This is an experimental structure of RNA (4.5 S RNA), with 49 nucleotides shown. Protein in the same entry: Signal recognition particle protein. Primary citation: Keel et al., Structure (2007), "A General Strategy to Solve the Phase Problem in RNA Crystallography". It comes from the structure "Variant 4 of Ribonucleoprotein Core of the E. Coli Signal Recognition Particle". Released in 2007, the model rests on X-ray crystallography data to a resolution of 2 A.
[PDB]
RNA sequence: GGGUCUGUUUACCAGGUCAGGUCCGAAAGGAAGCAGCCAAGGCAGGUCC
Numbered sequence: 001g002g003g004u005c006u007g008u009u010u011a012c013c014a015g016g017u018c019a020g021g022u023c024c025g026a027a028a029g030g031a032a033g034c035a036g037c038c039a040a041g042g043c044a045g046g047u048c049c
Base pairs, nucleotide, nucleotide: 001049002048003047004046005045006044007043008042009041010040015038016037017036022031023030024029
């Protein structure tokens, strides 16, 4: 350093789902998307190449 495991950490700065709230639409229906959680990255520790 890479695979993997464990603990922990991370408001928005182009991940998934997106509660709640919102936007477009006469309707049928559309779209964006915060927190959460998950994923992912950070910091360590175990183990392996």